[PDB]
RNA sequence: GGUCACAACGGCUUCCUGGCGUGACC
RNA sequence: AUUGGAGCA
Numbered sequence: 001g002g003u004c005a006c007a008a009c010g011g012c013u014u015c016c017u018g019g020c021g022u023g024a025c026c
Numbered sequence: 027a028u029u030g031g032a033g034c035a
Stems, first nucleotide, its partner, number of pairs: 001026006009018001011034003015031002
């Protein structure tokens, strides 16, 4: 340098958008 | 200036 994962965060959530942070692989 | 959408209330 690329890519990916988990993922703090709601009054509440087997959904949506967002990804603090933390790791992985190339 | 992410501090939400949908839904319950």
Chains: A,C,F,I,M,O; Chains: B,D,G,J,N,P with a sequence from Roseobacter sp.: 35 nucleotides with solved positions. The structure was determined by X-ray crystallography at 2.12 angstroms resolution and released in 2020. The PDB entry is titled "Crystal structure of the SAM-SAH riboswitch with SAM". Keywords: Pseudoknot; SAM; Riboswitch, RNA. The model includes bound s-adenosylmethionine (SAM). Primary citation: Huang et al., Nucleic Acids Res. (2020), "Crystal structure and ligand-induced folding of the SAM/SAH riboswitch". Crystallisation conditions: 0.01 M Magnesium Sulfate, 0.05 M Sodium Cacodylate pH 6.0, 1.8 M Lithium Sulfate monohydrate.